[PDB]
C1' cells in the first nucleotide's frame, strides 16, 4: 500500500435548513484513520481503534 464491500464519524462548497436532541445521515459536488470525530468495533474497565474479502 492496490482492488471489492462496509460500520462509524470529519472538513468544505452549492442550493436549502430558525430545527428540541441523546432512537443522532437534506440534496449534490469534492475531500478524509487522522483520537479529530463517532451513534460503528475492541477491553471487565480504565482506555484503546475502522473492519471482511483480497493481489
Ligand atoms: N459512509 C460514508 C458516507 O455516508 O458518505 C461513505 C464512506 S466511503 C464508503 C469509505 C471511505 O470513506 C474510506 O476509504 C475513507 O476515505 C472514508 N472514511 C469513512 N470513514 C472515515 C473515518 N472515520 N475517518 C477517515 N475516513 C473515513
Nucleotide at each position: 500500500g492496490g482492488c471489492a464491500u462496509u460500520g462509524u464519524g470529519c472538513c468544505u462548497c452549492g442550493c436549502a435548513u430558525u430545527g428540541c436532541a441523546c432512537u443522532c445521515c437534506g440534496c449534490g459536488g469534492g475531500g478524509c484513520g487522522a483520537u479529530a470525530a463517532g451513534u460503528c468495533c475492541u477491553g471487565a474497565a480504565a482506555a484503546g481503534g475502522g473492519a471482511u474479502g483480497u493481489c